[PDB]
Context: one part of a larger RNA, bound to proteins that are not shown
Molecule: 23s rRNA (2996-MER), nucleotides 5 to 567
Organism: Sulfolobus acidocaldarius DSM 639
RNA sequence: AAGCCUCCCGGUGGAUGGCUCGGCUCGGGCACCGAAGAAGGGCGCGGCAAGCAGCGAAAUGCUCGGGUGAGGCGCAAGCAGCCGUUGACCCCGAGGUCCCCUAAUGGGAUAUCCUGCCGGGUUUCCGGC
RNA sequence: UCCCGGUUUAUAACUGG
RNA sequence: GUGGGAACCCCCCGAACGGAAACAUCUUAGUAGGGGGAGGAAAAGAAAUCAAUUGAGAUCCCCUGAGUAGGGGCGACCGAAAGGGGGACAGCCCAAACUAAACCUGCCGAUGAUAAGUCGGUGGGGAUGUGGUGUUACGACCUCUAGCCUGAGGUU
RNA sequence: GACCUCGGCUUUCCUAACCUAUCUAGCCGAACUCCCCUGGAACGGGGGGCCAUAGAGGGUGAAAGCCCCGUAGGCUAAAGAUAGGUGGAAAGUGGCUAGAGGUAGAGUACCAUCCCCUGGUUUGGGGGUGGGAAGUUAGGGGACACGUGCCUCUAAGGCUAAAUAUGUCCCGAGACCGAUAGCAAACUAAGUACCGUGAGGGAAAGCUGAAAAGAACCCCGGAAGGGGGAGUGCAAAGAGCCUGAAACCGGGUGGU
Numbered sequence: 001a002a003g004c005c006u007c008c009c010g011g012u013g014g015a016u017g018g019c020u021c022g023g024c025u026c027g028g029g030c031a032c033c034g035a036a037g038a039a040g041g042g043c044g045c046g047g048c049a050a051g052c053a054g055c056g057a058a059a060u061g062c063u064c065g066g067g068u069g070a071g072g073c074g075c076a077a078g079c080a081g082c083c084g085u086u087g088a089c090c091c092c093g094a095g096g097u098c099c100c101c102u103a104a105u106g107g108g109a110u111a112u113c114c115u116g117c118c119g120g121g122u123u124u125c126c127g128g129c
Numbered sequence: 130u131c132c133c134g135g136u137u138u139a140u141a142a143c144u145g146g
Numbered sequence: 147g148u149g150g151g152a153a154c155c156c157c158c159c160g161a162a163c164g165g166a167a168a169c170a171u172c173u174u175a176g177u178a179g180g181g182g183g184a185g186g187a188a189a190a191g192a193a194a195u196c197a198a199u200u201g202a203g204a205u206c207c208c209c210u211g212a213g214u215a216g217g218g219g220c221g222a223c224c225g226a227a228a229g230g231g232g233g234a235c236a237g238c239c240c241a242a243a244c245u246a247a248a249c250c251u252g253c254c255g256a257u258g259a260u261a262a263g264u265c266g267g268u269g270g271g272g273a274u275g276u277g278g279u280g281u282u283a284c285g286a287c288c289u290c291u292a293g294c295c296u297g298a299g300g301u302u
Numbered sequence: 303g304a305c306c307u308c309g310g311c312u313u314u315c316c317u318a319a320c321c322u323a324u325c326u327a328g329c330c331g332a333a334c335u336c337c338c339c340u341g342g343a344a345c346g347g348g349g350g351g352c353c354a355u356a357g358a359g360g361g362u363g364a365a366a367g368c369c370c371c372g373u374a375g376g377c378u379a380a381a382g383a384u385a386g387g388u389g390g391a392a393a394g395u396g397g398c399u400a401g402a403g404g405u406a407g408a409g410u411a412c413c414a415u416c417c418c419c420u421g422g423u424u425u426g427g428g429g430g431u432g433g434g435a436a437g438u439u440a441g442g443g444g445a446c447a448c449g450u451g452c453c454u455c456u457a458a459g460g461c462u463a464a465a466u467a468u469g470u471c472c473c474g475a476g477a478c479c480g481a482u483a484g485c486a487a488a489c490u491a492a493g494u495a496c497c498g499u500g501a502g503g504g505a506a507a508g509c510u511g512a513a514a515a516g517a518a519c520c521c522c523g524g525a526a527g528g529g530g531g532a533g534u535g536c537a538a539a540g541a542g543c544c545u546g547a548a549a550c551c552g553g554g555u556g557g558u
Stems, first nucleotide, its partner, number of pairs: 003558003007554005017544001018509002022479002024476003028472002030469002032150002040101003043056003047079002051075002062095006071083003106115003116129004121125001132146002135143002154185001155183005164173002169219001195202002206233005216224002237461001240407001244278002248276001249271009283438001286405010297308006310395007320387007328377003334350001335366001336349004351368002359371003412433008442454003496503002516543001519531004
Other pairs, nucleotide, nucleotide, family: 006555cWW012549tWS013548tHS014546tWS014547tHS015546tHS016545cWW020480tHS020481tWH022484tSS023484tSS027473cWH034103tWS035105cWH037103tHS037105tWS038104tHH038149tWS039102tWS041112tSS044059tSS046049cHS046052tWH046060cSS046074cWH049050cHS050076tWW053060cWH056057cWS058096tWS065380cSS066327tWS068089tHS069087tWS069088tHS070084tWS070085tWH070087tHS071088tWS109111tSS111113cSS120125cWW130147cWW134144cWW137141cWW138139cSS151152cHS151185tWH153186cWW153468cSS154467cSS155188tSS160176tWS160178tHS161177tWH162175tHH163174tHS166221cSS171221tWW172222tWS176177cHS185187cSS186467tWS187466tWH190205cSS191204cSS191463tHS192236cWS192237tHS192462tWH193203tHS194411cHS194441tWS195454tHS197453tWS198200cWS198444cWS204464tWW205465tWW211228tHS212227tHH213214cHS213225tWS214226tWH215225tHS216423tSS218221tHS218222tHS226421tHS233465cSS234464cSS236462tWS238460tWW239459cWH241281tWH242280tHS242405cSS243279tHS243287tWS243404cSS247275tHS249276cSS258262tHS259261cHH261316cSS285406cWW296309cWW319388tWW327328cHS331356tWS331374tHS332353cSS332356tWS333367tSS340344tWH341343tHS341364tWS342363tSS343363tSS344346tHS353357cWW355374cSS356373cWS358372tHS362366tWH379380cHS406438tHS408436tHH409410cHS409434tWS410435tWH411434tHS420422tHS440456cWW441455cWW469470cHS469471tWS479483cSS480488tWS481488tWS481508tHS483488tWH486492tHS490491cHS491494cSS492506tHS493494cHS493504tWS494505tWH495504tHS498500tHS510514tWH511515tHS511537cWS512536tHH513535tWS514538tWW515534cSS516540tSS516541tWS517532tWS517541tHH518532tHS523525tHS523526tHS527541cSS533540tWW534538tWH535537tHS
């Protein structure tokens, strides 16, 4: 000097301990949907919106009753704006709108997309096949 | 499409399921 | 009518691995699987049944009877029912005999609570039978004849 | 005395008005936030008091019957939904005794043979092929076949609640598991990403703090939740955030 053993400090690493809006098993309820178009899928919709959830060209939600009483614009805290004491958001009941494929059903689709013939008002559109 | 009960001239078309 | 639903339900078709210390009848197993059809439950269900000195009394599920009777290279193995104890515990309806259109149903109008029903008008069925009666066993039901048995009315 | 016609009973059809109960929702609901100490914060220790048909559980800056939600116990609906009550109609209808007569389900029951099931065995069930009745003075059955008694039932036409099977779903419970466990899936999108022409196969990953108070400002750096000095907090393993083991690597202590 290459080093060697032991402890301390640091790095790297993610065990151990504690936690838990998730599971697992039993009991008890309850129990059909669909041509008035189901279940399943595809595309859309947010001021800035990619995903999930919600919704369907009236698309992050429209109308009428009841409850509630001061905030609201989902997960999700930004910029900006707005809604609400003429009672919003939210919850329950009843309605409206509800794209394409789909048993798919006027005809066709190895095109989730095309294209008819009758009837009605009549831009759209709505019924029958 | 497959049926059923009817209309109308008879395979044409049409009403309700 | 058609399609959907995690499991459960009904019906047809239907293996091999494995075990037998090999293996073919057998078992595995009417299982796995395939095709068709439902419901909030399905299916079964009112004796041509059981058992034994003349008894019970539709079906289904639980504890048993019981690994018993019985099947089997009588090998490995497979496998009841009646009866006993409980849970719930119902029963009808047709064809036939006798009647013979007295019947069913679509649409329109009225009435009825827009219901059932009643009345009126139109169409489709129906004598190749619609409606009524009637469905049980030492007997049941139907028809005729004879005799006895709530209210009101008429007749002999 | 006899005959016949209208008033009870049996079966079937119907739903609106009204009333009642329940469901889809929300609401009421006792008793300390008293004194001293520790502490960042009392939900802790010591002292004193109160409620209870409520001391199941949860939250709140720590371990709370009395701070708040809830709990034992009670109350509610304009509108839908369900159940019950009330209500309206159609048809068919004597009972008993005796005598006489009439009716009762077909390629069906059964037989031979083949195949499959069955505990079914010379005895049970279904199907294929062939044959094929009786029909109330009838048929079937009573563990090989037939005969005689006796006993028992009526096939070949449907319908039928209750007792039970299940668990996508909703409530509750538990000597269940506790992030390599529990469902494959506790999380920015689980049958999601990703792999296969396709039928199909199939992951990984939780945790700052009571509160973001999430580190102003100054020096360095191209920049960097980058370095240094500061500051916040009870406390910075401060964003690669609870605790932070070993393997492994670097620096140092003591021997060599």